[PDB]
Context: bound to proteins that are not shown
RNA sequence: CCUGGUAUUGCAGUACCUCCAGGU
Numbered sequence: 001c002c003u004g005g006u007a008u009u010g011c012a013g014u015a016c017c018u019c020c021a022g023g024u
Base pairs, nucleotide, nucleotide: 001023002022003021004020005019
């Protein structure tokens, strides 16, 4: 990064951002 599945409904100024299994 890519499949499934799964959590979260949260008014901000950012290294990055759910978790679980599989694929690279």